An RNA structure (sgRNA) with a sequence from Campylobacter jejuni, together with DNA, in which 129 nucleotides are resolved. Taxonomically the source falls in Campylobacter (Bacteria, Campylobacterota, Campylobacterales, Campylobacteraceae). The 2017 paper behind the entry is "Crystal Structure of the Minimal Cas9 from Campylobacter jejuni Reveals the Molecular Diversity in the CRISPR-Cas9 Systems". Crystallisation conditions: 12.0-14.5% PEG 2000, 0.4M ammonium acetate. The entry is indexed under CRISPR-Cas9, RNA, DNA, Complex, Nuclease, HYDROLASE-RNA-DNA complex.
Context: bound to proteins that are not shown
RNA sequence: GGAAAUUAGGUGCGCUUGGCGUUUUAGUCCCUGAAAAGGGACUAAAAUAAAGAGUUUGCGGGACUCUGCGGGGUUACAAUCCCCUAAAACCGC
DNA sequence: CGGTTTCTGCCAAGCGCACCTAATTTCC
DNA sequence: AGAAACCG
Numbered sequence: 001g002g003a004a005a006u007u008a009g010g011u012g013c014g015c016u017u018g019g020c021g022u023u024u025u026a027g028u029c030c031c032u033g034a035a036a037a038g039g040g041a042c043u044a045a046a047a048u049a050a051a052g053a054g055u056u057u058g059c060g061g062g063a064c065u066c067u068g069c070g071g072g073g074u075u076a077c078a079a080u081c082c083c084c085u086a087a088a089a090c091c092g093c
Numbered sequence: 094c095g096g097t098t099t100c101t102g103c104c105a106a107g108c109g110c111a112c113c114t115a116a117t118t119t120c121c
Numbered sequence: 122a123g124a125a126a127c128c129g
Stems, first nucleotide, its partner, number of pairs: 001121020021048012051067004058093004070084004094129008
């Protein structure tokens, strides 16, 4: 250096979720002011990359799933080319 | 024009896989 | 790291 095993700690990659934050539309409470107009705290809801795709299954649907900030190959260079890189269920007929 | 400054999303809980490291055991 | 406003 190489093969197998054990325990502990760690790195990365992948997946499943939670809580913020922000933007937007409203609301709740309070405060300053003659008014006009403001200010703060708080709550809700929507959005949270642009945009796309798909079989199971003849057809359609989303109250379905997946791709969407990475890497590799290629080459006057490494990219938009080629790979890693899909697959079921449910509802209706 | 050209030199300088400003401003960028974030943390948490847990489950998998591939490894690394540190010991330890058997073999080459 | 990297877009781009700032500023004289």